[PDB]
RNA sequence: CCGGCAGUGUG
RNA sequence: CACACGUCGG
Ligand code: MQC
Repeated sequence: CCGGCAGUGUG
Repeated sequence: CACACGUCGG
RNA backbone atom coordinates (compact mmCIF):
# COMPACT_ATOMS: atom_id res chain seq x y z
O5' C A 1 0.26 4.30 0.86
C5' C A 1 -0.82 3.38 0.98
C4' C A 1 -0.70 2.21 0.00
C3' C A 1 -1.95 1.35 0.00
O3' C A 1 -3.03 1.91 -0.74
C1' C A 1 0.00 0.00 0.00
P C A 2 -4.54 1.57 -0.35
O5' C A 2 -4.65 -0.01 -0.58
C5' C A 2 -4.75 -0.57 -1.88
C4' C A 2 -4.70 -2.10 -1.83
C3' C A 2 -5.86 -2.75 -1.08
O3' C A 2 -7.09 -2.71 -1.81
C1' C A 2 -3.78 -3.85 -0.62
P G A 3 -8.50 -2.94 -1.07
O5' G A 3 -8.59 -4.53 -0.83
C5' G A 3 -8.92 -5.43 -1.88
C4' G A 3 -8.90 -6.89 -1.41
C3' G A 3 -9.91 -7.20 -0.30
O3' G A 3 -11.25 -7.34 -0.75
C1' G A 3 -7.82 -8.20 0.16
P G A 4 -12.47 -7.14 0.28
O5' G A 4 -12.35 -8.37 1.30
C5' G A 4 -12.78 -9.67 0.92
C4' G A 4 -12.57 -10.71 2.02
C3' G A 4 -13.37 -10.44 3.29
O3' G A 4 -14.75 -10.79 3.22
C1' G A 4 -11.16 -11.12 3.81
P C A 5 -15.84 -10.02 4.10
O5' C A 5 -15.43 -10.32 5.63
C5' C A 5 -15.64 -11.59 6.22
C4' C A 5 -15.06 -11.64 7.64
C3' C A 5 -15.72 -10.66 8.61
O3' C A 5 -17.00 -11.11 9.04
C1' C A 5 -13.35 -10.73 8.92
P A A 6 -18.04 -10.11 9.76
O5' A A 6 -17.57 -10.03 11.29
C5' A A 6 -18.17 -10.83 12.32
C4' A A 6 -17.87 -10.31 13.74
C3' A A 6 -17.94 -8.78 13.84
O3' A A 6 -18.64 -8.37 15.01
C1' A A 6 -16.03 -9.62 14.88
P G A 7 -20.25 -8.27 15.01
O5' G A 7 -20.59 -7.78 16.51
C5' G A 7 -20.32 -8.60 17.64
C4' G A 7 -19.16 -8.11 18.51
C3' G A 7 -19.41 -6.77 19.21
O3' G A 7 -20.30 -6.84 20.32
C1' G A 7 -17.23 -6.85 18.32
P U A 8 -21.02 -5.51 20.88
O5' U A 8 -19.85 -4.54 21.40
C5' U A 8 -19.12 -4.83 22.57
C4' U A 8 -17.91 -3.91 22.73
C3' U A 8 -18.26 -2.45 23.06
O3' U A 8 -18.64 -2.25 24.42
C1' U A 8 -16.50 -2.56 21.44
P G A 9 -19.51 -0.96 24.84
O5' G A 9 -18.52 0.29 24.63
C5' G A 9 -17.48 0.56 25.57
C4' G A 9 -16.58 1.72 25.13
C3' G A 9 -17.31 3.05 25.01
O3' G A 9 -17.51 3.68 26.27
C1' G A 9 -15.85 2.71 23.18
P U A 10 -18.68 4.76 26.47
O5' U A 10 -18.28 5.98 25.52
C5' U A 10 -17.25 6.90 25.87
C4' U A 10 -17.01 7.90 24.75
C3' U A 10 -18.23 8.74 24.37
O3' U A 10 -18.52 9.78 25.30
C1' U A 10 -17.04 8.03 22.43
P G A 11 -20.00 10.37 25.45
O5' G A 11 -20.27 11.13 24.06
C5' G A 11 -19.69 12.41 23.79
C4' G A 11 -20.06 12.95 22.40
C3' G A 11 -21.57 13.06 22.15
O3' G A 11 -22.18 14.23 22.73
C1' G A 11 -20.46 12.14 20.26
O5' C B 1 -27.02 7.15 7.76
C5' C B 1 -25.62 7.03 8.00
C4' C B 1 -25.09 8.23 8.79
C3' C B 1 -23.58 8.19 8.99
O3' C B 1 -22.87 8.55 7.80
C1' C B 1 -24.66 8.87 11.00
P A B 2 -21.34 8.10 7.60
O5' A B 2 -20.53 8.83 8.77
C5' A B 2 -20.25 10.22 8.71
C4' A B 2 -19.59 10.70 10.01
C3' A B 2 -18.26 10.04 10.32
O3' A B 2 -17.20 10.47 9.49
C1' A B 2 -19.58 10.31 12.28
P C B 3 -15.89 9.57 9.31
O5' C B 3 -15.22 9.49 10.78
C5' C B 3 -14.55 10.59 11.35
C4' C B 3 -14.12 10.32 12.80
C3' C B 3 -13.19 9.12 12.96
O3' C B 3 -11.84 9.39 12.59
C1' C B 3 -14.85 9.15 14.67
P A B 4 -10.83 8.20 12.22
O5' A B 4 -10.63 7.39 13.60
C5' A B 4 -9.77 7.88 14.62
C4' A B 4 -9.84 7.02 15.89
C3' A B 4 -9.34 5.58 15.72
O3' A B 4 -7.92 5.48 15.67
C1' A B 4 -11.33 5.65 17.01
P C B 5 -7.21 4.19 15.02
O5' C B 5 -7.57 2.96 16.01
C5' C B 5 -6.98 2.88 17.30
C4' C B 5 -7.63 1.77 18.15
C3' C B 5 -7.40 0.35 17.62
O3' C B 5 -6.15 -0.18 18.06
C1' C B 5 -9.68 0.70 18.31
P G B 6 -5.38 -1.31 17.21
O5' G B 6 -6.30 -2.63 17.31
C5' G B 6 -6.39 -3.38 18.50
C4' G B 6 -7.33 -4.59 18.37
C3' G B 6 -6.76 -5.72 17.50
O3' G B 6 -5.87 -6.56 18.20
C1' G B 6 -9.05 -5.28 16.96
P U B 7 -4.74 -7.40 17.45
O5' U B 7 -5.52 -8.38 16.46
C5' U B 7 -6.23 -9.53 16.92
C4' U B 7 -6.92 -10.28 15.77
C3' U B 7 -5.93 -10.79 14.73
O3' U B 7 -5.30 -12.00 15.11
C1' U B 7 -7.82 -9.74 13.70
P C B 8 -3.94 -12.50 14.41
O5' C B 8 -4.37 -13.02 12.96
C5' C B 8 -5.04 -14.25 12.77
C4' C B 8 -5.49 -14.43 11.31
C3' C B 8 -4.34 -14.53 10.31
O3' C B 8 -3.75 -15.82 10.26
C1' C B 8 -6.10 -13.10 9.51
P G B 9 -2.35 -16.06 9.48
O5' G B 9 -2.72 -15.84 7.92
C5' G B 9 -1.91 -15.07 7.05
C4' G B 9 -2.64 -14.83 5.73
C3' G B 9 -1.73 -14.20 4.66
O3' G B 9 -0.94 -15.17 3.97
C1' G B 9 -3.72 -12.98 4.83
P G B 10 0.47 -14.77 3.33
O5' G B 10 0.11 -13.73 2.15
C5' G B 10 -0.48 -14.15 0.93
C4' G B 10 -0.59 -13.00 -0.08
C3' G B 10 0.75 -12.31 -0.39
O3' G B 10 1.56 -13.03 -1.31
C1' G B 10 -0.96 -10.70 -0.06
N1 MQC C 1 -15.79 -6.36 7.00
C1 MQC C 1 -15.33 -5.25 7.71
N2 MQC C 1 -15.35 -3.99 7.14
C2 MQC C 1 -14.86 -5.42 9.12
C3 MQC C 1 -14.32 -4.33 9.84
C4 MQC C 1 -13.87 -4.48 11.17
C5 MQC C 1 -14.94 -6.67 9.76
C6 MQC C 1 -14.48 -6.84 11.08
C7 MQC C 1 -13.96 -5.76 11.78
N3 MQC C 1 -13.53 -5.96 13.08
C8 MQC C 1 -13.08 -4.88 13.83
C9 MQC C 1 -12.81 -5.11 15.30
C10 MQC C 1 -12.94 -3.61 13.24
C11 MQC C 1 -13.33 -3.39 11.90
N4 MQC C 1 -13.27 -2.12 11.33
C12 MQC C 1 -12.33 -1.10 11.46
C13 MQC C 1 -11.02 -1.35 11.92
C14 MQC C 1 -12.68 0.20 11.06
C15 MQC C 1 -11.74 1.25 11.12
C16 MQC C 1 -10.45 1.00 11.59
C17 MQC C 1 -10.09 -0.30 11.99
O1 MQC C 1 -8.80 -0.59 12.41
C18 MQC C 1 -8.25 0.05 13.56